[PDB]
RNA sequence: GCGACACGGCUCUUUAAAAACAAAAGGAGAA
RNA sequence: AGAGCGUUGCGUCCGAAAGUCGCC
Ligand code: NNR
Numbered sequence: 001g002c003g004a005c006a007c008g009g010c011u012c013u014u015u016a017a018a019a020a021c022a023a024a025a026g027g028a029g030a031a
Numbered sequence: 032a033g034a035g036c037g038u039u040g041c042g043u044c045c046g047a048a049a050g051u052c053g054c055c
Base pairs, nucleotide, nucleotide: 001054002053003052004051005050007037009036010035011034012033026045027044028043029041
Other pairs, nucleotide, nucleotide, family: 006025cSS006046tWS007022cWS008021cWS009020cWS010019cWS011017tWS012016cWS014033tWS015016cSS016034cHS017035cHS018035tWS020036cHS022038cWH023026cWH025039tWW027049tSS037038cHS039046tWH045048cSS
C1' cells in the first nucleotide's frame, strides 16, 4: 500500500423510492 | 448469486465511520 468484517425488522422487486423500527447485533465515547 | 431504508431503551455520534484481524 490492499484484504476482510456485527446487526433484528420494514420496504420494494433489479428500483432507489417511501416511513416507520431493534441492544438477544458492530465501532468510537467515563471527562 | 436482489437492492433501499444507519433507526435503536446508553435522554451520544457512527455504522462509506470506527476499531480489530490479516496479506504483501
Ligand atoms: O440489519 C440491518 C441491515 O441488514 C444491516 C446492514 O445493511 O444493518 C441494519 N440496517 C438497518 C442497515 C441499514 C438501515 C437500517 C435501518 O434503517 N434500520
An RNA structure with a sequence from Streptococcus parasanguinis, in which 55 nucleotides are resolved. It comes from the structure "Crystal structure of NAD-II riboswitch (two strands) with NR". Peng et al. published it in Nucleic Acids Res. in 2023: "Crystal structures of the NAD+-II riboswitch reveal two distinct ligand-binding pockets". It is bound to Nicotinamide riboside (NNR). The source organism's lineage runs through Bacteria, Bacillati, Bacillota, Bacilli and Streptococcus. Keywords: Riboswitch, NAD, NMN, Aptamer, RNA. The structure was determined by X-ray diffraction at 2.87 angstrom resolution and released in 2023.